[PDB]
Solved structure of RNA with a sequence from Turnip yellow mosaic virus, 101 nucleotides shown. It holds a match to the Rfam family "Tymovirus/Pomovirus/Furovirus tRNA-like 3' UTR element". Rfam describes the family as follows. This family represents a tRNA-like structure found in the 3' UTR of Tymoviruses, Pomoviruses and Furovirus. For this family Rfam cites "The structural basis of transfer RNA mimicry and conformational plasticity by a viral RNA" (Colussi et al., Nature, 2014). It was solved by X-ray crystallography to 3.1 angstrom. Crystals were grown by vapor diffusion, sitting drop at pH 6.5. The work is reported in "Ribosome-induced RNA conformational changes in a viral 3'-UTR sense and regulate translation levels" (Hartwick et al., Nat Commun, 2018). It comes from the structure "Crystal structure of the complete turnip yellow mosaic virus 3'UTR". NCBI's taxonomy places the organism under Viruses, Kitrinoviricota, Tymoviridae, Tymovirus, Tymovirus brassicae.
RNA sequence: AAGUUCUCGAUCUUUAAAAUCGUUAGCUCGCCAGUUAGCGAGGUCUGCGAAAGCAGAUAAUCGGGUGCAACUCCCGCCCUUUCUCCGAGGGUCAUCGGAAC
Numbered sequence: 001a002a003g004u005u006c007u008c009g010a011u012c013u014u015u016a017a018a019a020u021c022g023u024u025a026g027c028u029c030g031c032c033a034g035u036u037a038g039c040g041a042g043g044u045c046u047g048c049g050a051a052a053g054c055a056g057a058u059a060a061u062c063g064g065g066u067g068c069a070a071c072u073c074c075c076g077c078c079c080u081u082u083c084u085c086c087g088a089g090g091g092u093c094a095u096c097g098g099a100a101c
Stems, first nucleotide, its partner, number of pairs: 001014003008022004026093001027042005034068001043058006062076004077091003085098002
C1' cells in the first nucleotide's frame, strides 16, 4: 500500500484465507389471526426534572398448509447433534435442559 471471513475500527495476512479484542447488535417475560412481525410489561440508552416522574428509542423473521385473513394455529426443514432418546425454545445474528447397555 490493498485485502475475503466481519458490517466498521484496530490487531492481522500477503496480492491466499482466517484468527483476536472492541463494534454494528436491538436484552427478559407475557398476550394477540382481524390488517400487523402486532400489543403490553420489566430493564437499558437518550433528553429533561429536586424528586415522583414524563417523552422518545430498543433490528429482522426458512419452505408449506388450515383460513377471507397467520408474528399468532398445524406440518416439515434448519440452529442443538461425536451414535441414539425426551422436553423448554428460536429462524441463518437461528440455543439450552434431564434420562436409557